[PDB]
Shown are 1451 nucleotides from a PDB entry: RNA (16S rRNA) from Pyrococcus furiosus. Released in 2025, the model rests on electron microscopy data to a resolution of 2.67 angstrom.
Context: bound to proteins that are not shown
RNA sequence: AUUC
RNA sequence: GGUUGAUCCUGCCGGAGGCCACUGCUAUGGGGGUC
RNA sequence: GACUAAGCCAUGCGAGUCAAGGGGGCGUCCCUUCUGGGACGCCAC
RNA sequence: GGCGGACGGCUCAGUAACACGUCGGUAACCUACCCUCGGGAGGGGGAUAACCC
RNA sequence: GGGAAACUGGGGCUAAUCCCCCAUAGGCCUGGGGUACUGGAAGGUCCCCAGGCCGAAAGGGAGCCGUAAGGCUC
RNA sequence: GCC
RNA sequence: GAGGAUGGGC
RNA sequence: GGCGGCCGAUUAGGUAGUUGGUGGGGUAACGGCCCACCAAGC
RNA sequence: GAAGAUCGGUACGGGC
RNA sequence: GUGAGAGCGGGAGCC
RNA sequence: GGAGAUGGACACUGAGACACGGGUCCAGGCCCUACGGGGCGCAGCAGGCGCGAAACCUC
RNA sequence: GCAAUGCGGGAAAC
RNA sequence: GCGACGGGGGGACCCCCAGUGC
RNA sequence: GUGCCUCUGGCACGGCUUUUCCGGAGUGUAAAAAGCUCCGGGAAUAAGGGCUGGGCAAGGC
RNA sequence: GGUGGCAGCCGCCGCGGUAAUACCGGCGGCC
RNA sequence: GAGUGGUGGCCACUAUUAUUGGGCCUAAAGCGGC
RNA sequence: GUAGC
RNA sequence: GGGCC
RNA sequence: GUAAGUCCCUGGCGAAAUCCCACGGCUCAAC
RNA sequence: GUGGGGCUCGCUGGGGAUACUGCGGGCCUUGGGAC
RNA sequence: GGGAGAGGC
RNA sequence: GGGGGUACCCC
RNA sequence: GGGGUAGGGGUGAAAUCCUAUAAUCCCGGGGGGACCGCCAGUGGCGAAGGCGCC
RNA sequence: GGCUGGAACGGGUC
RNA sequence: GACGGUGAGGGC
RNA sequence: GAAGGCCAGGGGAGCGAAC
RNA sequence: GGAUUAGAUACCCGGGUAGUC
RNA sequence: UGGCUGUAAAGGAUGCGGGCUAGGUGUCGGGCGAGCUUCGAGCUCGCCCGGUGC
RNA sequence: GUAGGGAAGC
RNA sequence: GUUAAGCC
RNA sequence: GC
RNA sequence: GCCUGGGGAGUACGGC
RNA sequence: GCAAGGCUGAAACUUAAAGGAAUUGGCGGGGGAGCACUACAAGGGGUGGAGCGUGCGGUUUAAUUGGAUUCAACGCCGGGAACCUCAC
RNA sequence: GGGGGCGACGGCAGGAUGAAGGCCAGGCUGAAGGUCUUGCCGGACGCGCCGAGAGGAGGUGCAUGGCCGCCGUCAGCUCGUAC
RNA sequence: GUGAGGCGUCCACUUAAGUGUGGUAACGAGCGAGACCCGCGCCCCCAGUUGCCAGUCCCUCCCGCUCGGGAGGGAGGCACUCUGGGGGGACUGCCGGCGAUAAGCCGGAGGAAGGGGCGGGCGACGGUAGGUCAGUAUGCCCCGAAACCCC
RNA sequence: GGGCUACACGCGCGCUACAAUGGGCGGGACAAUGGGACCCGACCC
RNA sequence: GAAAGGGGAAGGGAAUCCCCUAAACC
RNA sequence: GCCCUCAGUUCGGAUCGCGGGCUGCAACUCGCCCGCGUGAAGCUGGAAUCCCUAGUACC
RNA sequence: GCGUGUCAUCAUCGCGCGGCGAAUACGUCCCUGCUCCUUGCACACACCGCCCGUCACUCCACCCGAGCGGAGUCCGGGUGAGGCCUGAUCUCCUUCGGGAGGUCAGGUCGAGCCCGGGCUCCGUGAGGGGGGAGAAGUCGUAACAAGGUAGC
RNA sequence: GUAGGGGAACCUACGGCUCGAUC
Repeated sequence: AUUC
Repeated sequence: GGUUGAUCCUGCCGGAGGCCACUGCUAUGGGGGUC
Repeated sequence: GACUAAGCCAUGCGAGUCAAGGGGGCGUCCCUUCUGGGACGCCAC
Repeated sequence: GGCGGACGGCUCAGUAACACGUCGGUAACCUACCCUCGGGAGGGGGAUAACCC
Repeated sequence: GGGAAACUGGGGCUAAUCCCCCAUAGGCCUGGGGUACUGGAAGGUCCCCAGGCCGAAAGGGAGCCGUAAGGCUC
Repeated sequence: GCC
Repeated sequence: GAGGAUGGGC
Repeated sequence: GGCGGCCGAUUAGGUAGUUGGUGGGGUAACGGCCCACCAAGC
Repeated sequence: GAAGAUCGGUACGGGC
Repeated sequence: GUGAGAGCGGGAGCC
Repeated sequence: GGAGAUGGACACUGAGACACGGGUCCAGGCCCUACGGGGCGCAGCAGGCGCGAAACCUC
Repeated sequence: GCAAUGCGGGAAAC
Repeated sequence: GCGACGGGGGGACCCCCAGUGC
Repeated sequence: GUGCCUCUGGCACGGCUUUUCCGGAGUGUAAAAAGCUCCGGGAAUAAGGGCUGGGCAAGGC
Repeated sequence: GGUGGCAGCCGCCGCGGUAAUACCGGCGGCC
Repeated sequence: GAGUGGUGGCCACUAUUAUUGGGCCUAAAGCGGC
Repeated sequence: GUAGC
Repeated sequence: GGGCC
Repeated sequence: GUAAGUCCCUGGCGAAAUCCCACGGCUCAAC
Repeated sequence: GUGGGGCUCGCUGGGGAUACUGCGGGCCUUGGGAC
Repeated sequence: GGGAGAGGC
Repeated sequence: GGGGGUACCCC
Repeated sequence: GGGGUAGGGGUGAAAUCCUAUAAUCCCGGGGGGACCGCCAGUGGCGAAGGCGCC
Repeated sequence: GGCUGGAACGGGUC
Repeated sequence: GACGGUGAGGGC
Repeated sequence: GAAGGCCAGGGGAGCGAAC
Repeated sequence: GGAUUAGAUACCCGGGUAGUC
Repeated sequence: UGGCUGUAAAGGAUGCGGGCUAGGUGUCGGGCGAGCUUCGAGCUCGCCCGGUGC
Repeated sequence: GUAGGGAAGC
Repeated sequence: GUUAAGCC
Repeated sequence: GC
Repeated sequence: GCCUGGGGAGUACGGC
Repeated sequence: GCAAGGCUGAAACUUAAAGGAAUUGGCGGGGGAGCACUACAAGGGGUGGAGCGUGCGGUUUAAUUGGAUUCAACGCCGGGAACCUCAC
Repeated sequence: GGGGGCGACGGCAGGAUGAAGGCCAGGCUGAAGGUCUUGCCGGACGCGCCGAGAGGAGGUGCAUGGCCGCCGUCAGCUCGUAC
Repeated sequence: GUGAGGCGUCCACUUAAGUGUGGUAACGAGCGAGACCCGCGCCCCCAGUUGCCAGUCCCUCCCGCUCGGGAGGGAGGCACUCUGGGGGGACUGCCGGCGAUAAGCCGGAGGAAGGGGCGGGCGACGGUAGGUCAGUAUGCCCCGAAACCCC
Repeated sequence: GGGCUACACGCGCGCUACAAUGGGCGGGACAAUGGGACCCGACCC
Repeated sequence: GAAAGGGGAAGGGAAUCCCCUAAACC
Repeated sequence: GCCCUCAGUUCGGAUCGCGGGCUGCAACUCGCCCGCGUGAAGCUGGAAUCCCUAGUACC
Repeated sequence: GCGUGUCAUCAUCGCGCGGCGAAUACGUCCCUGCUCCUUGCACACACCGCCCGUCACUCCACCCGAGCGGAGUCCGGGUGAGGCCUGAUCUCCUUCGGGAGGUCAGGUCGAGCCCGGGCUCCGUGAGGGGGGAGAAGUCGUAACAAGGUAGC
Repeated sequence: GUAGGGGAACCUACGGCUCGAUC
C1' cells in the first nucleotide's frame, strides 16, 4: 500500500 | 507456496488483512457508548 | 435469549389521577346547646 | 362522576404488497385534547351508586 | 342474604359537571333564483324563497367583596 | 368551567 | 358556527 | 397517484367480480367495496 | 403476459 | 461491514 | 414507517380499537373446585423450564 | 427512585 | 403514578487513556 | 545512579514516585456506589497466548 | 534428551523408515 | 501483549463475474451451416 | 429472418 | 446504424 | 424546425442520528 | 455542543443553450439492392 | 454486356 | 431426359 | 456354344474352398447392377453437408 | 439437349 | 436513394 | 444437412456388420 | 468354416444376411 | 421411388459485417496496355479488381 | 515474410 | 502476420 | 457493432 | 452464442 | 421422434491437481550412418551325455562361520583351512 | 562344547599387627597354584564396587575415504567471448 | 530464445577415434584419442667376465692303423652367439589409380620391418545407493568382563 | 577338541576317457621362463 | 634300497653351483 | 623296432584290501608318495551353448 | 610339457615359459550389443516405464423401488359455534321517548370438524443400479514408439 | 458419428479428421  | 528431471502458460486451492458469532488458555485499572 | 422454540410459564411489579363536580361515613375543633350550623384530616362510592 | 388506560413497552411470525422510500393530490374525507373570532346558556322531569335491612 | 369460590339477588333512601324531555339557536337533503368569497380551475362557501327530517348546554364550581341586591377574579 |  | 393546529384514512 | 428497490423457464399461458360502462347501496370519504343490468374486456 | 403474467422459493421496508 | 474506487454482502440492538 | 399479542373469527364503549396487562366463540395447553361450577396465556421489566454452540439481578 | 427528561390526571401544590 | 426513563448489579459487547516501576 | 556480568537483558548496593493496592476526611448521588481533591503505608498488589522447515520473524542445539 | 512409517504433525507444500532444526519435552529465540 | 489462539460466515485476495475490466486455433469455451 | 441493440 | 440543410 | 434526452442557472424538497472538517466542554481522547 | 460540508444513488416549478441523440421535413450516393 | 465453374433437377 | 466407357459377375 | 487337361485359389507357411457333372485359362455370343480410370492441379463451383463420362 | 440458383469482371445505367 | 449489420424465440 | 439407422414399395453385379 | 495363439469371441484366408443402389 | 431420423475430428478445432496497418512470389476468372504469332477462344510481359496457396 | 501479437507452436 | 490469431 |  | 478447476456427468429427475 | 436416439439439464460426494506449449535425456518390433570373434557370415577346437577335482544352491548338524546370484555370482574374496588362519 | 585369563586414569571399603602378586607336595581337571587342603615368599596396593578406558574378523558398503568390475580404450565431457 | 536451454559439438567425405579436410553464427581453448612409456624383430659403435670357442700351438685318447677323421684338457682369442649402454632404420618417403588438386583410401617397387611396424602400461567429466567396514583408516550403534584376549 | 572336508539331489568351470589320428615294452632326439640360507644341492654308497 | 625314500657331502648370496639330459616327436 | 587287431579289449582307471615311506609338535575325522591285488560308468553325446583372425587357435 | 604364487607337506588352480603348428575372412548389420544425426513419445526411481477394463472384498453419498407416513399452504363441497342486522312476539323496567333481554323466522361475517383435489417440503422401504474412495487381489494387455492390426 | 457383436479391456462395417510414423 491501486502489492503479492 | 503448490502441476516438471528442469522451463513458460491457463487454472483452481492455500497463506497474508478487516468485520460479526461461538469457543480453549489467560486477565491490574478507569472512562464514554445507541451492547 | 435475534440465529434453534412468535415454544411454555410459579411468584412480585409494568395505568392512574381529580376532594375547587356530588352525596355519604369515621376523627378533631369552634360551638348556641336535645335542636342545628361551620369548617379540614382519612376513607370508599 | 370526568379524563386517561387506542400513547409508552416488547417481538420480526406473517407480508413480493401502494408494506417501504421519495415527489405530488384529497375540489372525494374523520379528528377527543389545544388556539382565534361571532353568538347562547330559557323551562321542566327521572331515577340510582354510597348508606340502612 | 346466598355461593366453596369466582360472583351476585330483593326492599327503603337519596345528589350531581349523572340521565331524559320541551323551546330556540343550530345541522342534513332537495328544488327555484343573485353572483358576494377563496382558488389554476367550484358538485365548495355566501345571500333570498320552498318542502321536510335531525336537533345544545353545566350561568355548574372556587375565591374575594358587598347589609341585601349586585360586583370582580380563576 | 358548558354548548 | 367558521377556520386553524395535532393525529390519521384513502 | 407517478417513479424505485430480490431469485427460478426443470414454472407459459393467467383472470370470470375478472376488465370497463349505466344506475344504485354503503362508507367519514372516491372506488366492483358491494348489488342489478349491459359488453368482452384486463 | 417472454420488456417474464401466473405460480413457486426467500424476506419486515428505509436512514444505515 | 468490506474494498483505492467501480462494486459486493448484511439490513437484530439507535430513529 | 408497517405488522402481532397461543392459532383463527367476531363484535360493545369511545374522537380514536374490532383493543398485549378489556369482552364473545372455536382449536390447542394449563390451574382452583365442597364436582354444582369458575379462571389463565410475560413477542412488558426481573425470574423459571425447554431448545440449543449461543445471551445477565426475581435490585 | 420518580431526584433529572417526558407522559396521564389536577386550578395548583402535587 | 409510571420495571417509560434515571441509578446501581452480573458479562473478555464496542471504543479511548493507562499500569505491572524510575 | 553506580558496579558486575553468559550485555535486545538479569543481578548487587544506595536513592526516588504512588497512576494502580490498602485505610481515612471531604466533594459527589434522590439515598448509595463509582469518579475527583487531600492524608498515612509501601515497589509493595499486578503477564500471559501463539509460533520456531518454507510461504513468514524466529535453533541444523 | 525420547519414539524409529509407531506415536504423531500438517490451512498448502510437505516431515517421521535409528542419525527428526518439521512429533513429545528441556534450554534458547521471534510476533 | 490484557490479550492471544481454534471453528463457521461476509468483503478484499479474485481482471476466478470483467460497464471501468476477463477469455473462446492447440489449455473451459464460436450453435454443423444459413 | 421476428423483437431488441 | 452513411453525408448535407 | 422542436428541446424529449444532454449541459448551465435558479425556487420547493430528499427528517434526525450516523459521515468529514474547525472551535469550544468533560484532563487530551473516546463522548 | 456550536458552525460549514457531504449522504439519502433522486423527484419536481421555471429560464437559457443546440454540438450530440430522439422526433418531423427537404437534398444526395459512398454501404446495400435492381438492370 | 462478354465470359468462368464437378452449383442443382 | 437421352445416348456411352471399359471393368466385374452369371449363363 | 467351341478349345483343352488336372489343377485353380490363397497365405509368412498352410488349410477351408472351386475342380473330372470337364475347373483355372483362351475364343464367339446373351443378360444384369454399381462406378465414371489417367487428364486431375496448394485447380474450380456451392452457406455448409457436398458436387467429376458425353 | 432442356429448365434453374448464385458469384467475379466492365458499366458519367436505375 | 440508407432500403443496412447481427439477430434471443422461430424457420430451412 | 456426410455416413449410419428406420417405414413402405423395387433392385441386388462387386464389397461386406451379424453368422 | 479354415488357420495363428497357452487361450483368439480378432488381426490373416474361403463364403455370407442386413446395407451399400 | 416417397417419407422419418438431425447425428460427425459436420475441424480453418478460428462466428458474422466495416475502416486501417511493409513487401515478395505461384495459380483461377474478368478487364486494360504492349510485343509476338501458324492470326487461333493462340503465346509472352506489365497493371486494376475478385478468389485461392507459400 | 517486415512492424506488431502470442505461453509458445505459429 | 491485408485470407491476422494486430489497433478500432 | 451484434 | 458460448466458458468460469478435474471427476461425479451429458449422469439422475422433470418437460418437449 | 415409429424406434434407435435428439434437445434441455442438476445435486450429494470425491479430488490437488487435470490441461497446453516447449527443453534435455532414455526409449521405438521408426529412418540413416558406423563399429565389435565376451555379433554374425567361412572355418578350427569344444561344453551339454560318463567317473572324478573344485566352487555354488539345497538338506543335515553343535557348528557345518561369512561375502558375491544375468552379462559384471559359482579354481572368486589370490579362499590348495590337520594346529594357527578362524570370523562357527 | 569346554577351560582359563585383562578395566590405563580418577574415587568408595578393607590394608602394612598384611595389598596386588608366587610357589613344594597333592584334589578338581582333558592338562593346568585356574581354584582348592599344607604352609611358606610379597612387602603397597585397591574390579569387591562407581565413572571412564583398551580391545572388538559384532551391525551399518542405504553414512564414508581409498581401492576395484561395467557403461568403455566407448569417444565422448566441457570452458572464455560473441550471437 | 522471455526460460529451461541452443550454437560452437552441425553438414559432405575420411578415420579405430569430437581423427582430419572443406562449407556454415561462430571465433578460440581445455580434459579425453593420439603423443607418451616398456618389450620383440634388422644393422652399426663400445664393452670381453662368471658369458662364447670359430681360426692357431701343445698334451692325451680313439677309429678303417691313421693318408684321413673325431673327442677332451691346457694355454690363447672374442672372431660368431650372448649379455647391455648409446645410435641408425620405416618416414604414404616413391610410383599407378580413386577421391576434388585437399582429408585420405586401394595396389606396386625396394626393404627385416608398408600403412597405428607387432604385443602390452597408462581408464576422461560422471553414473552404476554395482563389490569391499572380513586388508588397513573411519562416523554412528552395540559388548566391554562380555562379542575382549589365550589352550 | 570338533567344524568349515557332512550328502537322496540341481548348476558353473575343469581333468580323465569313451581308442588304431591308438595302449604297452626297449631305444633315439630338441627348449624357454624363473628360483635357491635352517635354501638349492651336483657327486659317491 | 625293487619303488617311494634313506646316509655322507663338493659347489653356490649367483652369467661361475644347482633346480635341469621335458613332453608331444622318431 | 616288437606285441596287441576293432574287442568294454593289453581301451578306460573310478572303488576298496594288504604292506612300505615323507612332511609335520599332531596324519582317525582330514595330508601326499610307493609295490602287489580287483577293475565302476563310458563305444562320440538332444535342445542349447563357448573361445579364437597368425607363431594366433588346437595339441 | 615346464617355471613360479600359494608351501613344514599338498596344484586337476592363477600368473608366465617355451616345443609343434593350422582353417577361414579381410565382408555385413541378418541375430546379439554399443556410438552418432534425425524423427515420435501419455516415459524421467527413465520400456524390468507408464497404463485400461470386467470380476472379488470394506466403507461413504446418491438414484429406482411394491409403497407407507408427517408438516405446511391453497381450490370446491357438507355440516356448522359465536357475533351483527331485519321482522313478529313475550317478561321486566319506564321519564311514555324508549330500553335490557328470552322465543321464532330471515340475511350476513364466520371459527371448528369431515370429504375430495392441486402444490412444496420432510422420514423410512426388503431389494436393484451404477459412482467415489480405499491394499502389497484374479483374467488378459486395450492406449502411449509404426505400442506390434496407426489412433480417434 | 452410426450399427451389430464379445468375459473385460475392444472386434468388425460404412463416412470423416490427423490430434500419423516410414517411403
Notes: Rfam match: Archaeal small subunit ribosomal RNA. The literature on the family includes a 2001 paper in Science by Yusupov et al., "Crystal structure of the ribosome at 5.5 A resolution". The family has 86 seed sequences and 709 matches in Rfam 15.1. Among the 60 different proteins in the entry, which are not shown, are Large ribosomal subunit protein uL30, Small ribosomal subunit protein uS14 and Large ribosomal subunit protein uL16. The entry also models zinc ions. The PDB entry is titled "Structure of P. furiosus 70S ribosome in RsmB deleted strain".